[PDB]
RNA sequence: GCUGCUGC
RNA sequence: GCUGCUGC
Numbered sequence: 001g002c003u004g005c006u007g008c
Numbered sequence: 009g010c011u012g013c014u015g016c
Stems, first nucleotide, its partner, number of pairs: 001016002004013002007010002
Other pairs, nucleotide, nucleotide, family: 003014cWW006011cWW
C1' cells in the first nucleotide's frame, strides 16, 4: 500500500 | 467513508 472480512 | 482485523 492493496484484495478479502465483522460491525457502523 | 468510519471502525476493528486478515492475507500478501
About this RNA: Solved structure of RNA, 16 nucleotides shown. The entry also models sulfate ions. The structure was determined by X-ray diffraction at 1.23 angstroms resolution and released in 2009.